Context: bound to proteins that are not shown
RNA sequence: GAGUCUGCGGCGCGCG
DNA sequence: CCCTGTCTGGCGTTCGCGCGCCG
DNA sequence: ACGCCAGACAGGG
Numbered sequence: 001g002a003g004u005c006u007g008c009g010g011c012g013c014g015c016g
Numbered sequence: 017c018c019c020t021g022t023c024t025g026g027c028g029t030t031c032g033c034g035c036g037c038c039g
Numbered sequence: 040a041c042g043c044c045a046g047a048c049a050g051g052g
Stems, first nucleotide, its partner, number of pairs: 008039009017052013
Other pairs, nucleotide, nucleotide, family: none
């Protein structure tokens, strides 16, 4: 004397 | 065998952020 | 759909 694991590719729309 | 021309074959196409959906 | 670059092959001397 804490730290793992999840959230990708794509699609659509909207702001700037 | 040489040079010229023509279709042919391969690649690329702002940036950032939201939200929401789907195997 | 497109545009562009680079390519490999075929035709006319």